[PDB]
Context: one part of a larger RNA, bound to proteins that are not shown
RNA sequence: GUGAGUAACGAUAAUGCGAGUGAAAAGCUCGCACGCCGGAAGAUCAAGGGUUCCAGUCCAACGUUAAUCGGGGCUGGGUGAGUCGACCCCUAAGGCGAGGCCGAAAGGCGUAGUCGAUGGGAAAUUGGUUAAUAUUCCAAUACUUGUUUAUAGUGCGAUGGAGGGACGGAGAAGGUUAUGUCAGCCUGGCGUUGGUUGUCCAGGUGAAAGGAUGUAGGCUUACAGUUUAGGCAAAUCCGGACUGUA
RNA sequence: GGCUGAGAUCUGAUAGCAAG
RNA sequence: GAAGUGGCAAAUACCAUGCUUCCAGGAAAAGCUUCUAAGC
RNA sequence: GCUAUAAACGAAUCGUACCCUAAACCGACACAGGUGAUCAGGUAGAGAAUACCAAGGCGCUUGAGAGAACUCUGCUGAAGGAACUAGGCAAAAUGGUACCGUAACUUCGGGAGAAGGUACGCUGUUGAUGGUGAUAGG
RNA sequence: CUCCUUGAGCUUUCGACAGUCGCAGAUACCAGGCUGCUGCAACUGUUUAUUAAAAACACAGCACUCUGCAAACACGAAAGUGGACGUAUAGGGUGUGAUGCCUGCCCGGUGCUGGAAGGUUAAUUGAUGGGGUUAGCGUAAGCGAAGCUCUUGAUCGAAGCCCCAGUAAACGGCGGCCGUAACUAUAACGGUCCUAAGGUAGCGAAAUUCCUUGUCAGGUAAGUUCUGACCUGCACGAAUGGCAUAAUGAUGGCAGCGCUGUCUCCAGCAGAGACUCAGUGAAAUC
Numbered sequence: 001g002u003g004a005g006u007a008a009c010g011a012u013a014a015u016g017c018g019a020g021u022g023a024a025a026a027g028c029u030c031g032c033a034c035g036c037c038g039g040a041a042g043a044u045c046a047a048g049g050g051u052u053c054c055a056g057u058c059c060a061a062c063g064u065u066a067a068u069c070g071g072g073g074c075u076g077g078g079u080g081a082g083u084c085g086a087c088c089c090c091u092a093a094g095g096c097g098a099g100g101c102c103g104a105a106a107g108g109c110g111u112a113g114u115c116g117a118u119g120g121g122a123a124a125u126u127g128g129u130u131a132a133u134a135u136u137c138c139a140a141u142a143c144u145u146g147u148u149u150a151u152a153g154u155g156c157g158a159u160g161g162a163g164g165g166a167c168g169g170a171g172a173a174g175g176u177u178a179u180g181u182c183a184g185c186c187u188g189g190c191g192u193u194g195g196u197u198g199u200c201c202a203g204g205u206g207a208a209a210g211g212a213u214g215u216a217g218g219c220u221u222a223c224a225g226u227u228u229a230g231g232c233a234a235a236u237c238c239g240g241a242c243u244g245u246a
Numbered sequence: 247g248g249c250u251g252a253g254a255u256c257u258g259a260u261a262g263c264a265a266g
Numbered sequence: 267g268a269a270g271u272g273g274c275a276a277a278u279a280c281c282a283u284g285c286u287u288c289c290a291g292g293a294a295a296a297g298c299u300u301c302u303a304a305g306c
Numbered sequence: 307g308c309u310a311u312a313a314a315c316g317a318a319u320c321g322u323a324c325c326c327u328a329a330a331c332c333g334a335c336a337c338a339g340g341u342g343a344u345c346a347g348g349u350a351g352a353g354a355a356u357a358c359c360a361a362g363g364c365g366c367u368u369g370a371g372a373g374a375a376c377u378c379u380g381c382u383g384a385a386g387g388a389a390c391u392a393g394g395c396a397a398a399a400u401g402g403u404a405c406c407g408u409a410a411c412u413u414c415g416g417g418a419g420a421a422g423g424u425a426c427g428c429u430g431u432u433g434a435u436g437g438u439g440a441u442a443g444g
Numbered sequence: 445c446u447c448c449u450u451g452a453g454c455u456u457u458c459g460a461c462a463g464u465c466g467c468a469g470a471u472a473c474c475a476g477g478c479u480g481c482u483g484c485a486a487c488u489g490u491u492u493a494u495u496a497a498a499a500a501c502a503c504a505g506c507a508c509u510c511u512g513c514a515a516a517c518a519c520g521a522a523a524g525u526g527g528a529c530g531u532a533u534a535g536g537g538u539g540u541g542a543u544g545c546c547u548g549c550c551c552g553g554u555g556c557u558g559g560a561a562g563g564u565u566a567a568u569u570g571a572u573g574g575g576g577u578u579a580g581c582g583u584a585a586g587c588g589a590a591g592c593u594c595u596u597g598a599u600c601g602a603a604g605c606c607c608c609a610g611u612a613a614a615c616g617g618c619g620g621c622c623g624u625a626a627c628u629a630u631a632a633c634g635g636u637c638c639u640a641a642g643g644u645a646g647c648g649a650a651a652u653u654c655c656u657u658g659u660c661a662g663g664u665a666a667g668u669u670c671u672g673a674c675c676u677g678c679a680c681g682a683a684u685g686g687c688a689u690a691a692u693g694a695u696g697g698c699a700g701c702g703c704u705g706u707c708u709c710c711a712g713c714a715g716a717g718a719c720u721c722a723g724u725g726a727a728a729u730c
Stems, first nucleotide, its partner, number of pairs: 001730001008724002015033006034365004042345004048325002052323001053077006062070002082143002084321003088121003094115003100109003125140004144317013160301004168288004174281003179275005184205006190198001210257003217250004222245007230238002253445001263270001289292001331340002347359004368722004376717008385708002389706001394703001402426005411416001413542001427464008436455003442449003465469001477701007484693002489501002505540007517526003543688004548618003553615002555611005562606003573595005580587002619637005646680001647677001658674005
Other pairs, nucleotide, nucleotide, family: 002729cWW003728tHS004727tHH005006cHS005725tWS006726tWH007725tHS010335tWW012715cWS013364tWS014034tWS014365cSS021025tWH022024tHS022068cWS025068tWS026368tWS027065tWH027066tWS036041tWS038040cHS038360tHS038361tHS040042cHS040361tWH046326tHS047326tHS047328tWW051078tWS051079tWW054131cSS059070tWH061072cWS063336cWS065368tWS067367tWW071329tHS077132tWS078079cWH081322tWH082123tWS090295cSS091117tWH091294cSS093116tHS097112tHS098111tWW099110tHS102522cSS103106tHS108522tWS108523tSS117119tHS119293cWS120296tWS122144cSS124135tSS124141cWH125208cSS129134tWH130132tHS134137tWH141209tWS157304tHS158160tHS158302tWH160233cWS161231cSS164297tHS165166cHS165296tHS166295tHH167294tWH172284cWW173282tWW175252tWS177277tWH178276tHS182206tWH186268cSS193194cHS196198cSS204269tSS205270tSS206272cWH208259tHH209258tHS213445cHS214215cHS214251tHS215252tWH216251tHS216281tWS234302cSS235301cSS265267tHS278354tWH289291tHS324330tWS325330tSS326328tWS328331tWH328341tWH333337tWS351353tHS351355tHS375718tHS383705tWH384705cWH384709cWW387704tHS387706tHS388394tHS388395cWH388396cWW388704tWH390706cSS391393tHS398703cSS400476tHS401475cWH407421tHS408420tHS409418tHH410417tHS412415tWS413415cHS413689cHS416690tSS435456cWH439452tHS440451tHS441450cWW466468tHS484499cSS486690tWS486691tWS487503tHS491498tWH492496tHS492497tWH504541tHS506613tWS511515cSS512531tSS513530tWW513531tWS513532tHH515528tHH516527tHS516535tWS520522tHS520523tHS540683cSS542689tHS546682tWS547683cWH550640cSS551614tWH565603tHS566601tHS567601tHS568600cWW569599cWW570597cSS570598tHS571597tHS572596cWW578589tHS579588tHS582585tHS617641tWS624631tWS624632tHS625630tWH631632cHS631633tHS638642tWW639641tHS643644cHS643681tWS644682tWH645681tHS645686tWS648675tWS649656cWH649658tHS649676tWW650652tWW652680cWS653655tWS663667tWS663669cWW664666tHS667669tWS682685cSS705709cWS
C1' cells in the first nucleotide's frame, strides 16, 4: 500500500445562553442558569516523581477533535525555621566486623565493637501577608537548650552499679473537649404573585499555645536511725534484716 | 495527706475579622 | 467603620502508658535521676 | 569541677514549590486498575451504610443530528406460572424495628431471624421516665 | 473547681386515648427469600496470581516411631548455626483427622527391631608352589647356589548377607470347586484344593455396581436423576480408618412454597452505540 476515510475518540456526572478576546470559540476567560461529588471527585501528608508550582508570551509538534487553552514550547519568577521533618543521641530485626575460628583459592562464620528505623530521645501558638512560601516571613504572646562572664556556696568525676524510660489482647463505666445546633447580639432587608414591621427574613458574630489553678478520675503509707553472705570492684545509691516515729 | 491528672475558671486578651 | 455570650447535644479525640479482666504472658538501648572507681 | 543567681550572646547544616483515590506515583497512554496514614460539617439514619446538601471541588479534551434493524444497560407487561433449561442460569421475590410465635434433631451451646403473624404516617390530649441545671434555701 | 434540697429552660425514653388522609405510613435510597430428603467434609481457616475454592490442604484430637542432650533432626565443605538459652508432660519424623460407637484376621513378601550357632565374605598379610636371570658345572645338550625379580595365593580378617525370632495405627494382604433339608427354590450342614490368612462389626446398585435405566416401594399424568429397601459387593470394610453424627459450608444431587419475560410469545418504552454530518483516524489479512 489493501482493509478504509472503515472501527474508535477511554466511564451515560450534563449542559444552555450572553459577553470578551481572537484569523477563527461547543471546549478559553467572565457572568447568569443547570448538573455532579461531598468518609470525596474536598483538605493535610508519607512514598514516588522532580519544576509538573506562579506569571507573561506562543500554538507548529504534543493534547485521541478545535484551541485564543494546557501538566505542551519559550522567557522570567517562586521554596525563608532553635521549636515542623531530616541530620544528630539511642538501639530492633538484620548487616559489617582489629584480633579469633574455619576453608584448595575465592571466601564462610564470629567476639569486642560499629552500623542499621519502621520504634525511644528538647522545645509555639494564634492571626495577617505573596501571582506563587509560611507553626519558616510579619505581629502578638510563648517555650526548649547551650556558651561566655560574674556572684556566692561547695567534693566533682563513668563506657560501671541502681532507678527510670518501658510498652500485650480484650472489655467497661464515667468525665470531658473538638464540634454541632438553637438562642442572644450586630448589620442589612420589607420582597416582580395571596400574605409578610414580625413569635418575620438573610448574612455576620464564639482567639490559641502558654502562665496560674489543681477539679472529675487514677495511684498511693511517710520520714529518721542501726546494720549487711547481695548489685563482678566501690558506693552516702538500690536490695536485705531490724528499731523508732505517723 | 502526697504524686499524677483531662477539662472548667482566671490570665494570655484593648488580637484578628464586614458591608464603610 | 458592628456584634463577640447563654442553653442544649456531642465524638472513634482526650483523662487513659489509666481501671477491670484474660492468657497466647506482652522490644531494646539511650536521653533522664542518683551512686560511687581510677583520677583531680 | 558542680549547684543556684542573673547578664550578655547563641542554636549550625539539609528539606520545605507542586501532584499525591493521581493527567505529576506503579500500570508502554492525560490508561474505568493499584497506591500507606491523617482531617471527618448539616438533615434523616445505628452508622465512616444510604439519600440529599455545606465548605471546597468538578461536568470526566470530539461534537451535531436521526430516533431503522441489531447489540448493550434499564423500566412496564394481559392470561398462564419453570411448560424454559443440562440446571430456576438470569430475573423476579424477601428485606426494618417492637411484640407474639416457632418443628424434627442436638454435642444442650444450638437449630432460630426456623417457619409464620400483628402494629407502624400525621394531629390533639394525656401518663410515666433518664440527663443537665437557672432559681431560691441550708 | 465543695455538699444537700428544690426544681425554670432545654433535652431522652417508653406508653394510653381520641381524631385524621391516602391504593399504599419500615412509603424514597437502603434492606434475609424460605422449607423437606440425601451424598461429602466436624467446624473458623487455606489453595491452582491469570479458566478448577472443592469432597482438595490445614485443623484441634488420635496413634506409631525416633531422641538422655555436644539429642534426634536440619543448614553448612568446615567453622558456625537452628532444634533451644528448650530437656522425654520435651523435641523430630510418619500416618490418621472434631465428636459418638469403634477399629477384626494375616509376620509368607518387603521394611524395622533383637539374636549370632553356623555358612559366605574386603582391604590387609603373606605360606607355598611355579618361572626369568646367572656365579659355577659341564665335550655338548643342558643343569644350576646366592641375590634380585615376575607370578601364585595357605593363613588372618569386621560389618553385611544367608540364617533365627518378633513386629502391620510398618509398606502390604484378606481364595476357589463340588454336594446337601418333608412342593419348588435355597443351603443352616458336608467333602475338597490352596494359602501367611482368607473379611469381624458396620455398611452396600454406593463419590465404589460393569451387566444396569438391577429389583421392589415412594414421589410425577408421565422420574436413566432422587428417597427408602433388597444383596446377585464385576471390584465396600475398619486410623491410605469403618459406620454415623448436632452445628457449619458462595459443597454435590433431588423435591416443594413464594416469585417471576426462564418460557408459551414476545410487546411497548428509556438511555448508550449502530445510522447521517463535521474533525481526527486504527486493525488482523493480502
Molecule: 23S rRNA, nucleotides 1246 to 2003
Organism: Psychrobacter urativorans